[PDB]
Molecule: RNA (71-MER) Let7g
Organism: Homo sapiens
């Protein structure tokens, strides 16, 4: 000099999953009430699959007297 491995620590990317948030709904005429017995459709589309941050784990690029001769 080349190959790979490498605790303690440093960046970047997502989020398979958890959870907190405002928003989203549209669609009422179709009533069944009261704590007397609570739930059907006509106004109301298309072939269209539905979040962002705090959080947990997992591979992947760089940093690290990491690491080697």
């Nucleotide at each position: 000099g080349g190959u790979a491995g490498u605790a303690a620590u440093u960046u970047g990317u997502a989020c398979a999953g958890u959870u907190u948030g405002a928003g989203g709904g549209u669609c009422u005429a179709u009533g069944a009430u009261a704590c007397c017995a609570c739930c059907c459709g006509g106004u109301a589309c298309a072939g269209g699959a539905g979040a962002u941050a705090a959080c947990u784990g997992u591979a992947c690029a760089g940093g690290c007297c990491a690491c080697u001769g």